Solved structure of RNA, 19 nucleotides shown. On the sample the depositors note: T7 Transcript. The PDB entry is titled "NMR STRUCTURE OF STEM LOOP SL2 OF THE HIV-1 PSI RNA PACKAGING SIGNAL REVEALS A NOVEL A-U-A BASE-TRIPLE PLATFORM". The entry is indexed under HIV-1, RNA, Splice-donor site, platform motif. Method: solution-state NMR. The entry became public in 2000. NMR data were recorded at pH 5.5 and 298 K.

Parts: sequence; structure tokens; C1' cells
RNA sequence: GGCGACUGGUGAGUACGCC
Repeated sequence: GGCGACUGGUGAGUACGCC
């Protein structure tokens, strides 16, 4: 950064892990 999981009668996050 990204993502996954996870939460979330709807605009997400990255504490982990990893790299």
C1' cells in the first nucleotide's frame, strides 16, 4: 500500500500477518 478475515439494515479500517 494492498488485502483477508473480521465488524458493518450501504460512503470503511488496518492494530495481525505478510511482504